[PDB]
């Protein structure tokens, strides 16, 4: 230095919102 995607938090309440964290070659 490329990413390997997605989980989870409050509230209006988790579902209509914003972001944070982990391994990795």
């Nucleotide at each position: 230095g490329g990413c390997a995607g997605u989980g989870u938090g409050a509230g209006u309440a988790c579902c209509u919102u914003c972001a944070c964290a982990c391994g990795u070659c």